The depositors describe the entry as "50S Deinococcus radiodurans ribosome bounded with mycinamicin I".
Solved structure of RNA from Deinococcus radiodurans R1, 720 nucleotides shown.
It was solved by X-ray diffraction to 3.3 angstrom.
The entry has 26 different proteins, among them 50S ribosomal protein L3, 50S ribosomal protein L20 and 50S ribosomal protein L18.
An Rfam search finds the family "Bacterial large subunit ribosomal RNA" in it. Clan: LSU clan.
The entry also models magnesium ions.
Context: one part of a larger RNA, bound to proteins that are not shown
RNA sequence: ACAAGCAGUCAUGGCACCUUAUGCGUGUUAUGGCGUGCCUAUUGAAGCAUGAGCCGGCGACUUAGACCUGACGUGCGAGCUUAAGUUGAAAAACGGAGGCGGAGCGAAAGCGAGUCCGAAUAGGGCGGCAUUAGUACGUCGGGCUAGACUCGAAACCAGGUGAGCUAAGCAUGACCAGGUUGAAACCCCCGUGACAGGGGGCGGAGGACCGAACCGGUGCCUGCUGAAACAGUCUCGGAUGAGUUGUGUUUAGGAGUGAAAAGCUAACCGAACCUGGAGAUAGCUAGUUCUCCCCGAAAUGUAUUGAGGUACAGCCUCGGAUGUUGACCAUGUCCUGUAGAGCACUCACAAGGCUA
RNA sequence: AAACCUUAUGAAACUCCGAAGGGGCACGCGUUUAGUCCGGGAGUGAGGCUGCGAGAGCUAACUUCCGUAGCCGAGAGGGAAACAACCCAGACCAUCAGCUAAGGUCCCUAAAUGAUCGCUCAGUGGUUAAGGAUGUGUCGUCGCAUAGACAGCCAGGAGGUUGGCUUAGAAGCAGCCACCCUUCAAAGAGUGCGUAAUAGCUCACUGGUCGAGUGACGAUGCGCCGAAAAUGAUCGGGGCUCAAGUGAUCUACCGAAGCUAUGGAUUCAACUCGCGAAGCGAGUUGUCUGGUAGGGGAGCGUUCAGUCCGCGGAGAAGCCAUACCGGAAGGAGUGGUGGAGCCGACUGAAGUGCGGAUGCCGGC
Numbered sequence: 001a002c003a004a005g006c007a008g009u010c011a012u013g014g015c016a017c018c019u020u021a022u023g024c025g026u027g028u029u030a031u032g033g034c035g036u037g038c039c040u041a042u043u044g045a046a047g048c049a050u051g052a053g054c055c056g057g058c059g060a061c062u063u064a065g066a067c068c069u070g071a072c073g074u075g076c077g078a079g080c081u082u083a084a085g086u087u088g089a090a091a092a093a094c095g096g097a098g099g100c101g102g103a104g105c106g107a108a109a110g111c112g113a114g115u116c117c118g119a120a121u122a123g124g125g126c127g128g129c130a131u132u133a134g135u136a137c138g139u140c141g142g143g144c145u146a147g148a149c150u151c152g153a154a155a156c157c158a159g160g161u162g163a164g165c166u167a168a169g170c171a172u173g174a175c176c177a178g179g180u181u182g183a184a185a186c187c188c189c190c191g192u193g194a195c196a197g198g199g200g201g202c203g204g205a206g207g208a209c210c211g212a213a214c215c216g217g218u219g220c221c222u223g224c225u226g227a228a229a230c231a232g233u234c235u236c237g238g239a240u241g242a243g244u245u246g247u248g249u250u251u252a253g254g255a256g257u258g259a260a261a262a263g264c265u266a267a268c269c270g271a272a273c274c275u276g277g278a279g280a281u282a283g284c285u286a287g288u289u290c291u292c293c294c295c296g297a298a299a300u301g302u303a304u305u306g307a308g309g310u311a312c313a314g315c316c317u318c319g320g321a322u323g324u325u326g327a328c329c330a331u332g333u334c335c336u337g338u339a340g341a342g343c344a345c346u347c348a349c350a351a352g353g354c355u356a
Numbered sequence: 357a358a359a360c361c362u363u364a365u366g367a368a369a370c371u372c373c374g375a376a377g378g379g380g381c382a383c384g385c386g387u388u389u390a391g392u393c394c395g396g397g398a399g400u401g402a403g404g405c406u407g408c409g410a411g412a413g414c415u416a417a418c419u420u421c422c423g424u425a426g427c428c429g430a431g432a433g434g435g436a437a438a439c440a441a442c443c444c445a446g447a448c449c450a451u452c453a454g455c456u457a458a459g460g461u462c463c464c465u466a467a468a469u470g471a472u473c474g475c476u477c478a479g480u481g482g483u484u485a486a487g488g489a490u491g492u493g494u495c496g497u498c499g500c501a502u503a504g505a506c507a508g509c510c511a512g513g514a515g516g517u518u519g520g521c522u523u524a525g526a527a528g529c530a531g532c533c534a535c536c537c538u539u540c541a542a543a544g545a546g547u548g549c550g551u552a553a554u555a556g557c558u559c560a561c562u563g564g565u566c567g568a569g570u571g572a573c574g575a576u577g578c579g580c581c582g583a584a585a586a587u588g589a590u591c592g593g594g595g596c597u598c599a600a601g602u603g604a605u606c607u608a609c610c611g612a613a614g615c616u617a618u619g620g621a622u623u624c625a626a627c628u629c630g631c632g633a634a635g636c637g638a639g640u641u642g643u644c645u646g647g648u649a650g651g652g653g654a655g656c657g658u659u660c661a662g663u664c665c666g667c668g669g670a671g672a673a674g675c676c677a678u679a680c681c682g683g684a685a686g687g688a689g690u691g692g693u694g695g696a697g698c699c700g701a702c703u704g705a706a707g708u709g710c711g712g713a714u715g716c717c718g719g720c
Base pairs, nucleotide, nucleotide: 008034009033010032012030013029014028015027016026017025020688038051040049053720054719055718056717057716058715063146064145065144067143068142069141070140071139072138073137074136075135076134079100080099081098085094086093087092104111105110115124116123149287150286152284156277157276158275159274160273161272167251168250169249170248171247172246173245174244175243176241178210179209180208181206186201187200188199189198190197214238215237216236219234221232222231253269255265256264257263290655291654292653293652294651295650300313301312302311303310304309314400315399316397317396318395319394320393321392322391325390326388327387328386329384331382332381333380334379335378336377340373341371342370346367347366348365350363351362352361353360403428404427405426406425407424408423409422411420412419433444434443435442448620449619450618451617453616454615455614459610460609461608462594463593464592468607470606471605472604473603474602475601476599481596487581488580491578492577495574496573497572498571499570500569509564510563511562512561514538515537516536519533520532521531544559548557549556621645624642625641626640627639628638629637630636631635656709658706659705660704661703662702663701664700666698667697674693675692676691677690678689680687681686
C1' cells in the first nucleotide's frame, strides 16, 4: 500500500515529548486551500534554452606613482609644504633644492588691470564685480598608465629536444616450401615466287604463372566504456623483384622527406615537441560572495571601416546655489492645412448638347 | 473632333474652402509641486504587446518601419479556466475586523435557483461568408374583396390564325416583329408540360356552391441551412430551456496587497528641547515608504595590530543540540564534546564574507 507530486506554504484535527519549555510550544502526521526549481541570458524562462552528481575547503574590482580631478576631515592661512639626504632610532628631528596660491590677453615679440585682433571705438578673453582665499596631509568617489575584476583562445616570435614511430639515403649482412610454364642461343629435318618460316631435340629466360613462409590490406561481418586508441575470423593482392628484413648510420620545422595524400616527420602536422616573450590580445561567452534604508532609469537622437562596440546629447542619482521660475487647468492672443468637403487650378473621369 | 453648355465623379504627391485638436507667448484672475544653474558617480543606446493614425505586405502574420496613449520591461495583488502585454489596482510591517473595483452569486467555488416585461427551442448560447428558406416575435407599404375575395370542387376555355419572318419543320411555347378585330358572364396572337412539327393536359379570365380573410413587397430582434482533418472527447467541468441562454430595468450580497479600523517602524518637513557650535539623541503632527541596471545612507561578520578589561586545567578555542534576543546581517544562555589557549570595548590595516564560473583540490 485508491495515490497525480518544484516537493513547499498557510489552516485545522490526531499522536508523542516537556532542560531558552504546559499555552507554550517542540517533533511528527492526516485532510483542506494555495503554489510553474536556482542562476545566467533575454522583448519575453517552470521552461523541451545555459550551468550544475553531492558536500567540504581554494576561488574574482586590487597595488603603484611628489600623476590628475572631486567629496569629507585636520594643521596652518595670504600664505601652505617639503624631496634626495644627514644625525638619532625602544622613539624623531633636521633638511627651501623644489612644488602650489599670487595676473591676465596674445599666434609670438611683448604689453600689462589691462590685453588681443583692427587703419580709434565694433567684439573676444579678463580684473573690477555684490563679492566669497588658498596649501599640506589622511580617508574616500572617479580618471590616467601598468597583467588593472577573475577564468578562456585559434594564432605569432626566440632558443632549443626529437629520424629508438613514420618518410627516405648510405654501408654491410640475412631471407623467399613446393609446383607450372617452357625464351634466346646450340645441334639435326624441310620451303622457296618481294616476301616471311616451320618441325624434333636440348637448354632453362622472365618487373611470367599457382602457391606457403614473408610483405600487404580487397569485400563482409564482428568488435565501438574493444582482446586491441586501427584489431579478429572468413575472403583477397604480391610472392626473383621497381622484392622482403636485421644491424650501423645520415637528412627536421617554413625545415626534412615524399612512385605525390598537404602523406609522414614518436598514437589528432595546410606547418612537430619543450621552454620561454607571457598574466600575449580577446569590441566575445561565462562568473563576480554580508545586511537593511532612499531615490531610480535606458533600449531614443546624431556620428562612427559604424551596426550585439564606442563619443555627445537625452533620461537616473548625489552635494551646492536660486529659491517658485516647474505641473495642471482657464482667459487673451497669434501660427497651421490634417479630418471633412469641393472642383476654382493640375491629372483622371461618367451620360448628353454644339462643333472641321 | 479642341474649347465650350447641362448633368456627374476621383485624388499621397489637386485645393475656392477647412474644423476638432495641436504649438508659442502673457497672465493666474487658482489649484497644486516641482523647475533651473553648478560640480562628483552612472547605467542605457537589442526593446515587446495592445488601441488609434499611416507606409511596406494580400486592408496576411505572435510581420515590418514611423507617430501617439498605456501596460511589460523593472509590477506583486484581484479578474480574464490556464495566460508579460487586456480589465481593476500600484504590495512600509502585523490582524481568525470592515468597505469597495474589474469581475461575479445552480454544484466544483466566496456571493440572489434574485424581482419585472419580453425573446430563442437551436445546445443557438458554446466555431466564418457569399448565397438560400412560408422558423419565430415587432413594426410599416401595398392590392383584392361579403353588392361575397384567397385555396378546394363542378362547367368553360374563343373565330381570324398553322398571326408575319424563320428554317427541310417550328402552328402560344428553336429563334426573330407585334400583341390587332368578332363574342361574351368569356376564353390573352396567350404560363408551364408534351412531339422533329401536330395533337393532347393545364394556366389566365367567367359562372354555381361555399364561406372568412387573403396575397405580394420592405426593417429590424433571436434562431435554421450553408458548416469536411488527422491519438479521446468536452462551454474549464458537471450540467442548464421546469434558464444556470439572452434584450431592457431594479436592487441585495461576494469579491484585491485599491479604500478603511487598530497597532508599530522607516524617509523628508516643520514645531520643542540638552548644548556653546552646527547637528547628534530624541518627542508631536503632516507626510512618505513596488522595483532591474545605477547613484546615495546606516550598518553586521572574519583575520591581523596597538590599548584597555579580563577569562582559562573546578577547563580555553573549535565542534554539537537548543523552543531565547535584535530591524537585518547576527548575537547571548544552558547542556554535550574537547584538552590549552581565549572573549568584550576603541582605534588601525586587510589575501575579509560564495551556489553557480562544462570553475579548482579532495572526499563520498